[PDB]
Context: one part of a larger RNA, bound to proteins that are not shown
RNA sequence: ACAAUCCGUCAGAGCCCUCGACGUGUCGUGGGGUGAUGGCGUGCCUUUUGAAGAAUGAGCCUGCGAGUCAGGGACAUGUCGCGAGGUUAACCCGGGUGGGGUAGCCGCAGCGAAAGCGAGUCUGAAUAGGGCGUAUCCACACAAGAGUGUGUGGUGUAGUGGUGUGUUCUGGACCCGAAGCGGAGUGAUCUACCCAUGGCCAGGGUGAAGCGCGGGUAAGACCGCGUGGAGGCCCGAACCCACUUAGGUUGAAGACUGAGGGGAUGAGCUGUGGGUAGGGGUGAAAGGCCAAUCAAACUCCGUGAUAGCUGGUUCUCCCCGAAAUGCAUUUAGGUGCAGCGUCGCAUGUUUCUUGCCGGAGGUAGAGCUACUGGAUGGCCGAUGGGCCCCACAGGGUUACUGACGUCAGCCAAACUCCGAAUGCCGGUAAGUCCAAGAGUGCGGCAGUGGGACGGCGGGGGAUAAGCUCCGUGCGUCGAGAGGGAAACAGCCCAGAUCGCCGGCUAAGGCCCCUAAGCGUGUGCUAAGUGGAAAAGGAUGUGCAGUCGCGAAGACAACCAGGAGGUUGGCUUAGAAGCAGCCACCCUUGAAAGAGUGCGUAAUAGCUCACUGGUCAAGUGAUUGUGCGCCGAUAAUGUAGCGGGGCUCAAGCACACCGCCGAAGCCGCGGCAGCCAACGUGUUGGCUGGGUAGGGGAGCGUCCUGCAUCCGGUGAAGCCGCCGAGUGAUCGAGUGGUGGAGGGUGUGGGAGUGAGAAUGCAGGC
Numbered sequence: 001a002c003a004a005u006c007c008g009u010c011a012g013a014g015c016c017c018u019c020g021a022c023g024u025g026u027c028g029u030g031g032g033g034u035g036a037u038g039g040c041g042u043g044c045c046u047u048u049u050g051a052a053g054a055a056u057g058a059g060c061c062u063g064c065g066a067g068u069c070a071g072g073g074a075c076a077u078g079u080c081g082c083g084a085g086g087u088u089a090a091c092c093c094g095g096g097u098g099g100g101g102u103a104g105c106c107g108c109a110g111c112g113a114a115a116g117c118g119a120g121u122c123u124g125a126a127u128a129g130g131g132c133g134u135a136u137c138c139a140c141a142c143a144a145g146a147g148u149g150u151g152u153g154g155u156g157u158a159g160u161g162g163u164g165u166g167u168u169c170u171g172g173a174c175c176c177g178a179a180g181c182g183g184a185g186u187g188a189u190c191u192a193c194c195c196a197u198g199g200c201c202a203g204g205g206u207g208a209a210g211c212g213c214g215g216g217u218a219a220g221a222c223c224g225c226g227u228g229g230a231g232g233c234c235c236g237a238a239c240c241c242a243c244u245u246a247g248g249u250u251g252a253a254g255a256c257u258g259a260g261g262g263g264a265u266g267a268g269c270u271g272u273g274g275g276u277a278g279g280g281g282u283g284a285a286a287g288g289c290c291a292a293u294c295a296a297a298c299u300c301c302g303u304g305a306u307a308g309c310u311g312g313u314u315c316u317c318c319c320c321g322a323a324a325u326g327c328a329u330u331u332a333g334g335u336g337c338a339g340c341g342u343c344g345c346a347u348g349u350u351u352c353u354u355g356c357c358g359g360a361g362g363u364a365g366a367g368c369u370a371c372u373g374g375a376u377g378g379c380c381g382a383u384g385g386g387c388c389c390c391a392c393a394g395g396g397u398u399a400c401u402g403a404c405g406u407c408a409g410c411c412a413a414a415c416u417c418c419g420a421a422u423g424c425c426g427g428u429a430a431g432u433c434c435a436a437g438a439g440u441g442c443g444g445c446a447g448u449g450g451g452a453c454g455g456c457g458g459g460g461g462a463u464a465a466g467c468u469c470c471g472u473g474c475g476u477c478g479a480g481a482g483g484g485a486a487a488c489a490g491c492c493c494a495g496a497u498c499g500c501c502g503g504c505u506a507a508g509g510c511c512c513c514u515a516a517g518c519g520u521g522u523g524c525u526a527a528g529u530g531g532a533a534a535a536g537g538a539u540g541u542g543c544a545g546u547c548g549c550g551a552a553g554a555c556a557a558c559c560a561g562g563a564g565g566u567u568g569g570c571u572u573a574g575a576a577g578c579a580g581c582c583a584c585c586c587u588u589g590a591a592a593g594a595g596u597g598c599g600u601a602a603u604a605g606c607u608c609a610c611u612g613g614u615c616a617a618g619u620g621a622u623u624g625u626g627c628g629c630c631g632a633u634a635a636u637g638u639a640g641c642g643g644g645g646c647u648c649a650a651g652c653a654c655a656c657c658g659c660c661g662a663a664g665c666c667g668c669g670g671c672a673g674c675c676a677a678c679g680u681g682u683u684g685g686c687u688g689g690g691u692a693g694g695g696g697a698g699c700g701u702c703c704u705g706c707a708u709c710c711g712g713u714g715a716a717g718c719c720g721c722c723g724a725g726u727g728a729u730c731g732a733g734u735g736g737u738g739g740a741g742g743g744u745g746u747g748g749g750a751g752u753g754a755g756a757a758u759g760c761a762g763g764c
Stems, first nucleotide, its partner, number of pairs: 008040004014034005019028004044057001046055001059764006069171003073168010085106003091100003110117002120132004137154007174312002177309001181302006192276009201266001203235003206231001210227006239263003243260005278294001280290003315698006325338005339448002341445007349436001350438001352431008365418001366416002372412003376408004384400001385398004451477004455472006482493003497670004502666003508660003511644003517657001519656006530646001536630002540627005546621004557614005563587003566594001568582003593608001597606002671688001673686006699753001701750010717737005722731003
C1' cells in the first nucleotide's frame, strides 16, 4: 500500500510525551512530536518588452574568492585651530609622537593682445553706447516710468592649515576571461630531406643484347636452331604500405583488430653515427611535416597585454524614487549634453485645478459659376469628314466629331468663398493649503538612452499580421501584491505600515462543484440557440403600421366555355400563340392574350389567363422590427458552456427586492516619516508598493589606546533546553563536552559579512 504531491502554508480529527488545577478522569490563558482530511499555491540567480519556463549557472557541505592604497593632487561637503591673515617644504636638534626652520603657496585690485593705466579699464573720433570689475545692504537728494540710473553719507568685506566623507586624476585601480604581438633562448631521439658506413629481400616463371652453327648471297640484308641470363619484367612469403568492408567508438589501443588488398632487384626497405631551426628549415607540392599541437613550434620574460563583449560583486532596516525620449556621433547593443530621480541651500504658491475675459489658427465637417484639378447626363451650336452646291467663294444634310455657353446631380492628403469641438498663449477670482510633499535658481551623486500591449488620430502593408513607424497632462506592465476573466505581464475593480476566528462594498456573481436567489412580475426562443463565422437561400415564429379584393359571393377546389379574321407581318430548310425581330388590331361575345407553360422537325395534342355555374367569410401584397433555420468544413480523446447538468431555464429583454465578494473603506490595538501646537516630550493632522538609483540610521567579526570586570571553584569553541528584540540578531538565563583565556564602556584601524563567477582546495 484507491493514490496525481515547486513537496510548503492556513484550518485540522486521531495517537504519543509534558507542566499546572482538581481525585480515581477532566480541563487549562498551557507547551512539544507526528500528522488522516480540506482551501490556496508555476524553484533561486542572471538577463530580458516579457522566464516556472523546454533561455544561462549551480551534485552537496566546510574553508577561501571582488571599489583598496599612495599624493601639501582636483571639485564639493562636515569638524577643529588661527584669522587680514593662514601655513611651512627640504633640513637641524630630542632613543618618541617634541622644538626650531619664511624658501615658497593661498588670500589681499581689476581691465587690456600688449605697451600700460588703475576703482577703474578696453574698443572708439566721442560726456557715446557697450564688455568685464568696484562683497552686501540701509537712508537721503537729483533725475527718467525704455525695464530704473547717478551721486552723496553710513554697514563693513574672509581666508587659510590639519582631518572624516562622496566623486575624480596617474597608477594593474572592483574581480575573472581571449585569439593574438615583441625580446631572448630550447628542440630533427617523432616526422621531411640530405651525408658516411653496414645489413636484408623464401620459392616459381618469362627469355633482351651479345656469341656460335646452318640456310641465302658475288658479298650482304634476312631466315631458322642453340647458348646467354637482361628488365624502375611477371606470380608470390618475410619486409614496406594502407584500397574495400565489418567491429571498436566512457576502446585491448589518444588512430587499432578480423577478412580480403598494392609493391616485393628497386625512384627498394632498414640499423648505427651525423646536418638543416621559426617568417626559418625540409617538401615527387597535401598549407604537408618540424616531439600525440602548425596559414608561422615550444618555454621564460614585457605582463596582472587589451577587450564599446559575456560572467561575478557577500549584513540589515527607514524616507524618496526613474528611463527605454531629443540632438550629435568611423555613430546605431558605446558615449557627450539636455529631459526624467535624489540630497543641501535660497525664494515662497510663483506650480496645479475650476469659472470668466482677451487672442492667432485652417483640422473634423461642408462647399465649389469662389480657385486648381477629376468628372455624369441633357440643351444650344462655332470648328472638322464631308455629301450634294458643274472646279473656286456662293445654301441645306447627318446611325457623324463636337468648342463656347448653359440646366441638374458629384469628388480631392499636397483644392478652399467657408468653418467648429478640443488643445495652446496671457490676464483675472477663487480652490487645495498641520499638503501638492507643487514650481523656480545654484551645487554634490546618479541611473537611463533595446520598451510591451490596450483605447482614440494617422502613414507603410492587401486600409493582412501577437507586423511596422508616428501623435495623445491617455492607461496599465516594466518597477505592482490583492479580487474578476477556467488557467492567462499589458483587459475590468483596486494601489499591500503590522495584528484581529469584527462590519460595509467595487469589478464579477448567487442549481451542485463554489460563498450568496432551483428570487418576484410580464413576454420571447425549440435551435442545447444560449455555448464561433460571409455573400446568399427559405410558407419558423412574435409585435406594429399602410393597401388591394369580398355576402353585388372574395381566395381554394369541382362542372362548362376558352372562338373567328389567322398559319398577323418579317426572317428562316421549317417558324402555324409559344428559336428570333416588329407591331399587339378588330369582331361574336359571359369571356377568351397577336397568347402562361409542356409538347412536335413545322403541324397536331394537353394547358393557363379571362368568364358563367356549385360552395360559403374571410383572402392576399409589401414596410420596420425581437428571437430562431441553412450555408458550416482536418487530422492523439468528448474538446467552440471550466465540469456535472439546464427549456419543470439554471437562456434572452425590461422592471423590482436581497445577499456573496479584495491586502479597497470602517471598528480596536502596535510602529515609523513629515509638519503643527503647547510644554521643557507628550498630544494632533496627513503620510508609509517599489527595480535602476540617491540619502539616513544600525547588527555581527577581528586587531588595538585608556579605564573597569570574569576565569583550573573551569575561558574560548561546539551541541541542547527555556526565552527575547521593529531587522541584521540576542540572553553577566540555564545544562552537556572541553581545557586557558575572555567580557564591558568610550575612542582608533579593517585582509569586516557569499549562494551562484561551465569560480579554487578538501571530504562525501

Method: cryo-electron microscopy, resolution 3 angstrom. The entry became public in 2024. Shown are 764 nucleotides from a PDB entry: RNA (23S Ribosomal RNA, nucleotides 613 to 1376) from Mycolicibacterium smegmatis MC2 155. The 2024 paper behind the entry is "A new family of bacterial ribosome hibernation factors". Among the 54 different proteins in the entry, which are not shown, are Ribosome hibernation factor Balon (MSMEG_1130), 50S ribosomal protein L29 and 50S ribosomal protein L30. The organism belongs to Mycolicibacterium smegmatis, within Bacteria. It comes from the structure "Cryo-EM structure of the Mycobacterium smegmatis 70S ribosome in complex with hibernation factor Msmeg1130 (Balon) and MsmegEF-Tu(GDP) (Composite structure 6)". Rfam match: Bacterial large subunit ribosomal RNA. A reference for the family is Yusupov et al. (2001), "Crystal structure of the ribosome at 5.5 A resolution", Science. Rfam links the family to the GO terms ribosome and structural constituent of ribosome. The sample was in a buffer at pH 7.5.